[PDB]
């Protein structure tokens, strides 16, 4: 490499909250 | 209920470091 860790770009669901 | 958003948490995808 694969597995395993953090760690950012974008995207998705999500308990809960504003809004509509 | 759609639908926008914010925070949890969690996953796919792209690189990066580590191993």
């Nucleotide at each position: 490499c694969c597995c395993g860790g953090c760690c950012c770009c974008g995207g998705c669901c999500c308990c809960g909250g504003c809004c509509c």